[PDB]
C1' cells in the first nucleotide's frame, strides 16, 4: 500500500421479538 | 373473536461510520 481475511471499542441507522402504555372493531 | 397505528422499556440481529488491533500478500 493491498477488491486479502478477520477482530475489539466507541458512536450511530434500521429491523424482528417479549413486556408495558395508548387509541378501535 | 380479529390484532391495526403509536409512544416506551429490555433483549438482539443487520448496516452505515470514528478510533485502535491481528493475522497474510
Nucleotide at each position: 500500500g493491498g477488491u486479502a481475511a478477520g477482530a475489539g471499542c466507541a458512536c450511530c441507522c434500521g429491523a424482528c421479538u417479549g413486556c408495558u402504555c395508548u387509541u378501535c372493531c